[PDB]
Context: one part of a larger RNA, bound to proteins that are not shown
Molecule: 28S ribosomal RNA, nucleotides 1592 to 2653
Organism: Plasmodium falciparum 3D7
RNA sequence: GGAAGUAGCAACUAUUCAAAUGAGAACUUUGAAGACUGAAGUGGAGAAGGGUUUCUUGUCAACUGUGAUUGAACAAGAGUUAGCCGCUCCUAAGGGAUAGCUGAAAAGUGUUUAAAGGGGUCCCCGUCUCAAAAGGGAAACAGGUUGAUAUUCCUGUGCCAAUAGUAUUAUGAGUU
RNA sequence: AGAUGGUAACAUAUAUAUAAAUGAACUCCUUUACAUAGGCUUUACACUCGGGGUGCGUUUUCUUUGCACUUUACCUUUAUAACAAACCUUGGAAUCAAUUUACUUGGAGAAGAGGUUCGUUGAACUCAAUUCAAAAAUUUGUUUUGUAGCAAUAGUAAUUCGUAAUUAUCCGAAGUGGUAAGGACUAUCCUUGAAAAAAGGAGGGAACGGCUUUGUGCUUUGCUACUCUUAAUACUUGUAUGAGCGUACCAACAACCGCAUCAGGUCUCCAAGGUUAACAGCCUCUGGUUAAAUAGAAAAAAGUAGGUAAGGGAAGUCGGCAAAAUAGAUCCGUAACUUCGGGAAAAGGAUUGGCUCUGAGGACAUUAAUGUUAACUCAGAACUGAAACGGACAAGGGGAAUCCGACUGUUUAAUUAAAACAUAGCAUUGUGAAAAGCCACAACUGGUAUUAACACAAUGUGAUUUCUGCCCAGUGCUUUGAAUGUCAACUUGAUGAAAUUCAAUCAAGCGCAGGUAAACGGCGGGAGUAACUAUGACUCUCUUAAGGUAGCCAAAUGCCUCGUCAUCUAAUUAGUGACGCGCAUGAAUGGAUUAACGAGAUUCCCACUGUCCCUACUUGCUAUCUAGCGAAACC
Numbered sequence: 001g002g003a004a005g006u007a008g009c010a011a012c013u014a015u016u017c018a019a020a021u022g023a024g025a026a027c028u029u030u031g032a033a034g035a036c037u038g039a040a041g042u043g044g045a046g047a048a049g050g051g052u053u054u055c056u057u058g059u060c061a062a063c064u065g066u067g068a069u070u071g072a073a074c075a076a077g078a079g080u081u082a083g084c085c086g087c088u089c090c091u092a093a094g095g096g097a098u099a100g101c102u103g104a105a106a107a108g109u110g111u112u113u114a115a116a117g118g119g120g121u122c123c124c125c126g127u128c129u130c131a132a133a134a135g136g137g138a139a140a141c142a143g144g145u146u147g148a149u150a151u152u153c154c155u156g157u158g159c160c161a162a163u164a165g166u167a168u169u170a171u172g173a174g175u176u
Numbered sequence: 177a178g179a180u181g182g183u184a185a186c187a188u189a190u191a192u193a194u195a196a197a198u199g200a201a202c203u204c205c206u207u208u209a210c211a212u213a214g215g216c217u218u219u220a221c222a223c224u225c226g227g228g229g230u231g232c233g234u235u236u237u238c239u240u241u242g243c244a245c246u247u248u249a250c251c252u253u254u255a256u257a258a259c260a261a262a263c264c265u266u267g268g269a270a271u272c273a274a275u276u277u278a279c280u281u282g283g284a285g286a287a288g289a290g291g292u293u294c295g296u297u298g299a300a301c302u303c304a305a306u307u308c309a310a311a312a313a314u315u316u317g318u319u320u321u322g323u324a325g326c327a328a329u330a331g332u333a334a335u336u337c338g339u340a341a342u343u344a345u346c347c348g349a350a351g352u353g354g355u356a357a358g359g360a361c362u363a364u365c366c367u368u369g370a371a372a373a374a375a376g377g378a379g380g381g382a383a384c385g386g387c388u389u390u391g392u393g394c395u396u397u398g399c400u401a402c403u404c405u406u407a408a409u410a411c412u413u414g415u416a417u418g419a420g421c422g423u424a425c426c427a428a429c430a431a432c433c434g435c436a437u438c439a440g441g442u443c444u445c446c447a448a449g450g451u452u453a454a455c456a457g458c459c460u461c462u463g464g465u466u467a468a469a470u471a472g473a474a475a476a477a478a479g480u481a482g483g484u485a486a487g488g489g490a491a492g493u494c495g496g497c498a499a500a501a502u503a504g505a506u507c508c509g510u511a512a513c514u515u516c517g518g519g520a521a522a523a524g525g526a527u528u529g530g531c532u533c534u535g536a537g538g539a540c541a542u543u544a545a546u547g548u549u550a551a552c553u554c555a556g557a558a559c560u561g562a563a564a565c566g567g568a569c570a571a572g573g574g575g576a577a578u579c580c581g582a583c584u585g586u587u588u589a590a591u592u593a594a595a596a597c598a599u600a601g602c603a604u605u606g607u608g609a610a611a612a613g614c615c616a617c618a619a620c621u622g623g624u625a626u627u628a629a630c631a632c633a634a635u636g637u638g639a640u641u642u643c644u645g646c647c648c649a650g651u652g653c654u655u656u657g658a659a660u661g662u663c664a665a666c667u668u669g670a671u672g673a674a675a676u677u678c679a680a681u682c683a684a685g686c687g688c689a690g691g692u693a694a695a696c697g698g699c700g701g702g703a704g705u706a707a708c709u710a711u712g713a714c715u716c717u718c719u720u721a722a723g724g725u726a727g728c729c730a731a732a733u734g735c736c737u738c739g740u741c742a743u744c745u746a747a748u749u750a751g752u753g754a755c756g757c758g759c760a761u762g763a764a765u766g767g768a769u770u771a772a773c774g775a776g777a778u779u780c781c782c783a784c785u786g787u788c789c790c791u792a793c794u795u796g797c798u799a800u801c802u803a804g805c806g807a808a809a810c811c
Stems, first nucleotide, its partner, number of pairs: 001811002008805002015033006034466004042467001043446004049426002054078005063071001083159002085422003089136002094130004100109003117125004140157005160418002164412007172404004178384001179188003198383001202379006211364004216359006222352003227347001228246006247330001251325002258296002261293006272282003303322003308317003334343001336341001365369001385400003391394001432441002448460004470803004478798008487789002491787001496784001504528005513518001515639001529560002532557006538549005561565001573782007580774002585597002601637007613624004641768003645699003650696002652692004657688001661686002667680004700718005727761001728758001739755005
Other pairs, nucleotide, nucleotide, family: 003809tHS004808tHH005006cHS005806tWS006807tWH007806tHS010797cSS012468tWS014034tSS021025tWH022024tHS022069cWS026470tWS027066tWW038460tHS038461tHS038462tHS039447tSS039461tWH041462tWW048427tHS048428tWW052054tHS052080tWW055147cSS059073tWW060063tHS060071tWH062073cWS064070cWW064437cWS065469cWH078147tWS078148tWS079080cHS082423tWH084139cSS086133cSS088137tHS088419tWS090372cSS091132tWH093131tHS097110tHS098111tWH099110tHS103106tHS108619tWS108620tSS111114cWH116126tWS135370cWS136372tWS140151tSS141249cSS145150tWH171195tWS171405cWW176401cWW182185tHS183265cWS185291tSS189196tWS199381tSS199382tHS200381tHS201380tHS208373tWS209372tHH210371tWH215360cWW220354cWW225349cWW226348cWH234239cWW235238tHS248327tHS248328tWH249326tHS250326tHS254298tHS254299tWH255298tHS256300cWH257297tWS258295cWW260294cWW267285tWS267287tHS268285tWS268286tHS269282tWS269285tHS275279tHS276278tHS278361tWS297300cWS302304cWH302305cWH306319cWW307318cWW311314cWH328330tHS331346cWS332345cWW333344cWW335342cWW337340cWW365367tSS388397cWW389396cWW390395cWW392393cWW413416tWH425431tWS428442tWH434438tWS452456tHS476799tHS477799tHS485786tWS486790cWW489785tHS489787tHS490496tHS490497cWH490785tWH500784cSS503566cWS509523tHS510522tHS511520tHH512519tHS514517tWS521572tWS529567cWS531558cWW564567cHS582771tWS582772tWS583599tHS587594tWH588592tWS588593tWH600638tHS602694tWS608628tSS609627tWW612625tWW613632tSS617619tHS617620tHS637764cSS639770tHS640769cWW643763tWS644764cWH648695tWH657659tWS657660tWS660687cWS663684tWS671676cWW672675tHS693696cHS698721tWS698722tSS705712tWS705713tHS706711tWH712714tWS719723tWS720722tHS724725cHS724762tWS725763tWH726762tHS727767tSS728731cHS729756tWS730737cWH734736tHS744750tWW746747cWH748750cHS763766cSS
């Protein structure tokens, strides 16, 4: 290539009218209807995993298994703000080593034949280290705000830990 | 150099600020910090009703109606109130009392009376202010205020006025018991339910004024604003406050995994109203959506997802598979059998709508009566209707048996849930310990072992019930050993010039000799024989290690065989009860027997049915035709 403009595009009850946009509208947008999801929700939130997919502004070569002006495609930008939320800290099940000892080494083991981290006017104690984003674990809420974040930006109110030395002061104690 | 009260349990600093209530070594506690199940109870949010206030909605007719809004956080060891507990002083109890849904408590001190504490809670309640009256040299009663501060300025529904601003509003009662948390408890385990950092409490009794001064940071004399303690400030000392990382979006209805905008997979929390037991199913409000790899037109076959069907009713087929029938509650009634617990919702019946009535079940306060006043559930009676009514909605088909597995449990990820496996129960072996058992590692070393025979390791069987016959010969395992047959290295002796060659040696093992079958395993054949006929207790016999005992049966176990008799059917190779010289049944290869129980295997009966007589009518979605997009296997 023939097979072939065929197989097929049958889960999931349903769309209609008008308008706007545009070259063009069954499946864009707006409105009106009709309907459905029916709090074990196609509703909110969060973990894993993904990673700018978000958001605004454009936009239509190819893609968006139909159409397409749509888009989670393409182009230009924007955007995630923490003493108090998490991580970060602690130990566990665990893991990795030191001390040793084996093994040609590679490795296999792990206080087990050690002169080793702390507290004290030179003395008394001691294997280390990583391992939980749901265990333990100090301490933040209310209202507002953006095109997109908010316990975190803004306004208000608080809460917590430290907070060296010296000299003053105020606060209550104790003394003669 | 060290406060106080309270008999006591215990309490006490209200400074802007509850700050500060001596204390070393060395010690001892406690918080961190914990299971499950069942009820009871308290709070909160949610939900409902009723009233006043606001706006909108219905409004022919009827509705003093429907809807919406009537808001209140952390923080103030929040202060108080309240209550379940705990504890204390007093008190002194058998005629037991106090007392919970539940049992609990008491001379090892209950009830009672009066306190105190913790925990819940978080403005409750005189809580605060003020007022007047009384107490009294400080306490109570009455009035007026106040959402307790936060707090109304913030939120909501409004109302006016256009450069975006003002004004007005914002609260009285209660009930349901759905969430969640706490509390006091109670019960269960041959199972008793992490740890440390960090923080707290207690014991203990080391240490101790300032100035002046001799002698050696230590000691004695003389003198009397001092010694503590929070917070603020100033001045100096490196620059004397707050590290670092995460924070978009999705969480699938297309963002993750599935080679892809894949009806797949993918963890956790939030949980409205009506119906109801109900987080079910159905419909609704908030919030969401009407996109799903397409649309339109036509409508037959055929398909697929559905319905429906006269009369009969399993005659169907592998099998009632499929489908239908049953089904909720309340009231009755309920058998064989049984391990006495069950069977059981057995079986089998009855009832169930709507309305109008009646009865039962609370809370408060006036001395038995009278009042004030609530939630809903039950029970009974009329009437009413096409007797229809668990109306849709959910929602056991059953019985009579056989068989296997006892059971709850588990399994072959994608052709396998069972009769297989686990399981309790029964039985067995080995092992007393660092030189043990049992297992790992090349080695050193581990594991069982945070162990210790009521244990560890290793097996077999498989609830209950009833029992478990014979055989140690064979094959195993196991016990004793110089008397003892065989049997190795090294060693020892003999020999030769030596190599060599020879002998000799309580090794274990095997061999000999025991023990063991809930070790592996195994469990016969012929003849003869009874006053009818038949069979053969009885007799004889060869042979083994023993010759099958209790049982059991043509059983998911019988070749012959579709064995013979019954019984079920209409007909039975099937099913069921039997029989048992059984190709080739049988005792932990566990046999025999079993109620409960089963997404078990099997038969039959009843209800029931489009399985079938015998097919017909029908709905959706497809197919069909158009527009669009648009493959493959195969050749």